[PDB]
């Protein structure tokens, strides 16, 4: 990159595994 999947009160973001590619970081909002 690609393929599919998960959890959750619910939506929206995110999450997980493998072969190539590099690259440093982990911790959400509304109803109530």
């Nucleotide at each position: 990159g690609g393929c599919g999947c998960a959890g959750u009160g619910g939506g929206c973001u995110a999450g997980c595994g493998c072969c190539a590619c590099u690259c440093a970081a982990a911790a959400g909002c509304c109803c109530g």
This is an experimental structure of RNA (RNA PSEUDOKNOT APK), with 32 nucleotides shown. The 1996 paper behind the entry is "Conformation of a non-frameshifting RNA pseudoknot from mouse mammary tumor virus".